[PDB]
Context: bound to proteins that are not shown
DNA sequence: TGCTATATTCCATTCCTTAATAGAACTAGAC
DNA sequence: GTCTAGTTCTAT
DNA sequence: GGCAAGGCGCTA
C1' cells in the first nucleotide's frame, strides 16, 4: 500500500481440454550486409 | 530448362559487435 | 535495538 | 600463428 483486466512473445486447415510452449532489460554508436523504384553499361 | 551481368543514386530494412546503466561495504547519528 | 544516508572501497 | 577456407539451401 488493493489496483483484483493482463511481463514479453511464440506455434496450429480444429485457437482450445485449464490447448501446448519459451525468455534479462535498457541507452546510444558502429560494422557488415540485404530490399525497392531507377539511371549507365557490357550481354 | 530458362533463376542475364557490373556499378550508381534515391528511399527503406535485418543481424551483429561495442561502448554504457541495472555498487558493496561500512558508520554517525536519527528513529 | 533498526535505518538512514552519508563516506570510503576496490584486489597481483 | 602468417593465408584463407571453413562453417550454409534451393524447389520443382
Nucleotide at each position: 500500500a488493493u489496483u483484483u483486466u493482463u511481463g514479453u512473445g511464440c506455434c496450429c486447415a480444429u485457437c482450445g481440454u485449464u490447448g501446448g510452449c519459451a525468455c534479462u532489460a535498457u541507452u546510444a554508436a558502429g560494422g557488415a550486409a540485404u530490399g525497392g523504384a531507377a539511371u549507365a553499361u557490357a550481354g